An RNA structure from Streptococcus agalactiae, in which 280 nucleotides are resolved. The sample was in a buffer at pH 7.5. Released in 2025, the model rests on electron microscopy data to a resolution of 4.72 angstrom. Keywords: ncRNA, RNA.
[PDB]
Context: one part of a larger RNA
C1' cells in the first nucleotide's frame, strides 16, 4: 500500500515584525519549514553496575521578520487482516579476475595495481583455412638390409579450420611451388539480455538538495572534487480473502532409444500464477 469497524480532523495555535484599526496609549490579522551530533538528570532493566527509551540545555544547515531580530513542537491513529507485486541478488548466455584502500555488519558498492579481448601499423612464416601440380614427420612390438626396410604406435603430441555437448572425426603433414591471417608496439574496452527459489511493508530511478561516513582525483602544499554506499525529502506504481471451474507451464518417479557424463520419446503425478463466476 490496501477491505472491513471507531475518537480523530478541517482553515489551524504560536513566531517576529509588519498590515490594519486606533490622537495615542493601546488592539487584531497576514505562508514558518525542518536534518543531524553532543552536555545533564530519571524510570526501566540489572545480584548491584554496564545499557535501552525518557524530560531538558547548546552546536551546525534551514526558514520566518521590510530591515533589527526571532525559531524546531505539538503531525496524526487503532484492531481481523492482505500482506502483493516490483526486483536488490541466484542461474543461463555473453567482451572479466586477484590484490590493496575508503564507506556501508555481510551483500552492496567507488579509486589504482597487473591480467583478457576489439581497433591502425616493425622485424616473419605455414602450408592453417581457401582453389591447382609434389611426395610421404617423430617415434617404435615384429618380420628389413648388413650398411643401417618395412609398416605399427606420440612423448612434450603439435598446429590451424569445419567443427562435434563431450570420446571422436574429417580439411591435414610434421615438409614444398601459390596467397590468407596469430602474435609484438601504441590506442580503446570494459558491460548487456531471459526467467525460479531464498526474502521481505515496499522496490525502481532522478535533482531536490538537509545530515553525513570519506580514500584518491586534483595537488611541489593548499584550495576544489569528495567518489561512493546509508539515513530524510520527490515521481511512478502494485494493495480484503473463501468457494466452484478453463488452462498452461513447471517439479517428481518409472521405462526406454542414445557409444553416453549429453540429447529426445513415452506413462502416472503435481505446484504455482493467468483467466470467468457465487460469497462474505
Nucleotide at each position: 500500500g490496501c477491505u472491513u469497524a471507531g475518537c480523530a480532523c478541517a482553515g489551524a495555535u504560536a513566531a517576529u515584525c509588519c498590515a490594519u484599526a486606533g490622537c495615542g496609549a493601546u488592539a487584531u490579522g497576514g505562508g514558518a519549514a525542518a536534518g543531524c551530533u553532543u552536555u545533564u538528570g530519571u524510570a526501566g532493566g540489572u545480584g548491584u553496575a554496564u545499557c535501552a527509551a525518557c524530560a531538558a540545555g547548546a552546536g551546525c544547515g534551514c526558514c520566518a521578520g521590510u530591515g533589527a531580530u526571532g525559531g524546531u513542537c505539538a503531525a496524526u491513529c487503532u484492531a481481523a487482516g492482505c500482506a502483493a507485486a516490483c526486483c536488490a541478488a541466484u542461474c543461463u548466455u555473453u567482451a572479466u579476475g586477484u590484490a590493496a584502500u575508503c564507506a556501508g555488519u555481510a551483500a552492496u558498492g567507488g579509486u589504482u595495481a597487473c591480467a583478457g579481448c576489439a581497433c591502425a601499423c616493425g622485424a616473419a612464416g605455414u602450408c592453417a583455412a581457401a582453389g591447382c601440380g609434389c611426395a610421404a614427420u617423430a617415434c617404435c612390438a615384429g618380420a628389413g638390409c648388413c650398411a643401417a626396410u618395412c609398416g605399427g604406435u606420440g612423448a612434450g603430441g603439435u598446429g590451424c579450420u569445419g567443427u562435434g555437448u563431450c570420446a571422436g572425426c574429417a580439411g591435414u603433414a610434421c615438409g614444398u611451388g601459390c596467397g590468407a591471417c596469430g602474435a609484438g608496439u601504441g590506442u580503446g574496452u570494459a558491460g548487456g539480455a531471459g526467467g525460479u527459489a531464498u526474502a521481505a511493508a515496499c522496490u525502481g530511478a532522478c535533482g531536490a538538495a538537509g545530515u553525513u561516513c570519506a580514500a584518491g582525483g586534483g595537488u611541489g602544499g593548499u584550495a576544489c572534487c569528495a567518489a561512493g554506499a546509508g539515513c530524510g525529502g520527490u515521481c511512478a506504481g502494485c494493495a480484503u480473502g473463501u468457494u466452484g471451474u478453463g488452462c498452461a507451464a513447471c517439479g517428481c518417479u518409472g521405462g526406454g532409444a542414445g557409444g553416453a557424463u549429453a540429447u529426445c520419446c513415452c506413462a502416472g503425478u503435481c505446484a504455482a500464477a493467468c483467466a470467468c463466476a457465487a460469497c462474505a